[PDB]
Molecule: A/T site tRNA
Organism: Homo sapiens
């Protein structure tokens, strides 16, 4: 340079062209204690790797780049 997969709260992932959510969680706050252990309920937390195209509208349909993960070449 070329192909093949991947990418969604931070991990581990639901998702429908007409909705991104939840859950073990991780975090914050209340909730008892001089620390505390254990326990009870809420709240953010997302350009859907990015940038566009198609489309009345797309995060998923498509074209690129980016990072990882495989391989295959490349001798002034």
């Nucleotide at each position: 340079g070329u192909c093949u997969c991947c990418g969604u709260a931070g991990u581990g992932u639901a998702g429908c062209g007409g909705u991104u959510a939840u859950c073990a969680c991780g975090u914050u706050c209340g909730c008892c204690u001089a620390a505390c252990a254990c326990g009870c309920g809420a709240a953010a937390g997302g350009u859907c790797c990015u940038c566009g195209g198609u489309u009345c509208g797309a995060a998923a349909c498509c074209g690129g780049g980016c990072g990882g993960a495989a391989a295959c070449a490349c001798c002034a």